[PDB]
RNA sequence: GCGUAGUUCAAUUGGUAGAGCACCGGUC
RNA sequence: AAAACCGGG
RNA sequence: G
RNA sequence: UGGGAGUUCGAGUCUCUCCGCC
Ligand code: FMN
Numbered sequence: 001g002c003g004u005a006g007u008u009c010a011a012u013u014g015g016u017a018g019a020g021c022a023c024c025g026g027u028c
Numbered sequence: 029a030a031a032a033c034c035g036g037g
Numbered sequence: 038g
Numbered sequence: 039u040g041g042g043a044g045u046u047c048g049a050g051u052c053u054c055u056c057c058g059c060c
Stems, first nucleotide, its partner, number of pairs: 001059003006021004015047001023036005040056005
Other pairs, nucleotide, nucleotide, family: 004010tWH004017tWS005006cHS005007cHS005019tHH005037tWS010017tWS011039tWW014046tWS014048cWS015016cHS018038tWH020037tWH028031tWW045049tWH046048tHS
C1' cells in the first nucleotide's frame, strides 16, 4: 500500500454501498 | 432437467 | 453486505 | 464495508486499536 455481497471488482473535499460472474425464482 | 430470455444485488 |  | 473503538446528527470515506494479504 491494500482488506467491501459467495466471488471479481465499483463507489470526489464525510451524506447512508452497485455492476459482472455464481446463485435463486419465473416464461417454455 | 439443461439452454435461452426475463426478474431478483 |  | 476484516473485528472493535473514537469524532460527528451522519464514517467504505477522517482517526486509533487488534487481526489478515503484498
Ligand atoms: N468532477 C467530475 O468530473 N466528476 C464528478 O463526478 C465530480 N464530482 C465532484 C463532487 C464534489 C462533491 C465536488 C466538490 C467536486 C466534484 N467534481 C467532479 C469536480 C467539479 O466538477 C469541479 O471541477 C470542481 O468542484 C471545481 O469547480 P468549483 O470550484 O466550481 O467547485

This is an experimental structure of RNA (tRNATrp) with a sequence from Escherichia coli K-12, with 60 nucleotides shown. The entry also contains tRNA-dihydrouridine synthase C, not shown here. Crystallisation conditions: 0.1 M Bis-Tris pH 6.5, 0.2 M Li2SO4 26% PEG 2K MME. Bound small molecules: flavin mononucleotide (FMN). It holds a match to the Rfam family "tRNA". The family's RNA type in Rfam is transfer RNA. Gene Ontology term of the family: triplet codon-amino acid adaptor activity. Rfam's curators write: Transfer RNA (tRNA) molecules are approximately 80 nucleotides in length. Their secondary structure includes four short double-helical elements and three loops (D, anti-codon, and T loops). Further hydrogen bonds mediate the characteristic L-shaped molecular structure. tRNAs have two regions of fundamental functional importance: the anti-codon, which is responsible for specific mRNA codon recognition, and the 3' end, to which the tRNAs corresponding amino acid is attached (by aminoacyl-tRNA synthetases). tRNAs cope with the degeneracy of the genetic code in two manners: having more than one tRNA (with a specific anti-codon) for a particular amino acid; and 'wobble' base-pairing, i.e. permitting non-standard base-pairing at the 3rd anti-codon position. On this family, see Lowe and Eddy, Nucleic Acids Res 1997: "tRNAscan-SE: a program for improved detection of transfer RNA genes in genomic sequence". Method: X-ray diffraction, resolution 2.55 angstroms. The entry became public in 2015. Primary citation: Byrne et al., Proc.Natl.Acad.Sci.USA (2015), "Major reorientation of tRNA substrates defines specificity of dihydrouridine synthases".